[PDB]
Context: bound to proteins that are not shown
RNA sequence: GCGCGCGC
RNA sequence: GCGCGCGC
Numbered sequence: 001g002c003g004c005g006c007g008c
Numbered sequence: 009g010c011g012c013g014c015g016c
Base pairs, nucleotide, nucleotide: 001016002015003014004013005012006011007010008009
C1' cells in the first nucleotide's frame, strides 16, 4: 500500500 | 490529511 480506533 | 497504535 488497504482497513479500524484514537489524537490533531 | 497528518500523527500514534493495531489489523490486513